RNA sequence: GGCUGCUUGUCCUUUAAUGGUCCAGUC
Ligand code: PAR
Numbered sequence: 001g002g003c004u005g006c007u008u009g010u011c012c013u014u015u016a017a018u019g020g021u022c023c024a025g026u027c
Stems, first nucleotide, its partner, number of pairs: 001027005009022001011020002
Other pairs, nucleotide, nucleotide, family: 010021cWW013018cWW014016tHS
C1' cells in the first nucleotide's frame, strides 16, 4: 500500500452498503 466482512464486525453521516474511521486476515 491492494483486496476482503452484508450472519447488525462498530459507530457517525445519508432518503440510501451513501462515504469513512478502527480491527483482523491475506500478498
Ligand atoms: C460499509 O462501510 C458501508 N459503506 C456503510 O454505509 C455501512 O454503514 C457499513 O458498511 C455497515 O457495516 C470498512 N472496512 C468498514 C466500513 N464501516 C464499511 C466499508 O465498506 C468497509 O470498507 C466499504 C466497502 O468497500 C463497500 O463495498 C463500500 O464501502 C460501500 O459501497 C463492498 C465491496 N467492496 C463491493 O465490491 C460490494 O459490491 C459491496 O460491498 C458494495 N456495497